[PDB]
Molecule: NMT1_Mn (46-MER)
Organism: Ideonella sp. B508-1
RNA sequence: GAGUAGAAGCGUUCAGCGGCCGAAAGGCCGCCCGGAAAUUGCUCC
Numbered sequence: 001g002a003g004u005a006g007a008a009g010c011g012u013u014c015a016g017c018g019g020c021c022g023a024a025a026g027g028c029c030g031c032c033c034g035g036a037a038a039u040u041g042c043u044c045c
Stems, first nucleotide, its partner, number of pairs: 001044005010034001012037003016031006
Other pairs, nucleotide, nucleotide, family: 006041tHS007041tWS008040cWS011012cHS011033tWS015032tWS022024tHS022025tHS034038tWS
């Protein structure tokens, strides 16, 4: 770099749900914890 996330490690931001708030734009909280980035592995060049 390509393929990817099973098994190890990490658990953040954004997506996305619920709840409550808001006339709305959208906020707080929780969930999700790789959907996506990022981080990390693993297979091949």